[PDB]
RNA sequence: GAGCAGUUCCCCUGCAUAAGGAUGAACCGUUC
Repeated sequence: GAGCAGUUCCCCUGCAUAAGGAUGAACCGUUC
C1' cells in the first nucleotide's frame, strides 16, 4: 500500500422469539 477470511460491536427493520439487511468502526490472522 492492497488483497483475502473471519470475529466482535453497533444501527435499522420487523411482530418477536423469528428472519433479513447494512453502514461505520475495530480487532485478529495471513499473503504479497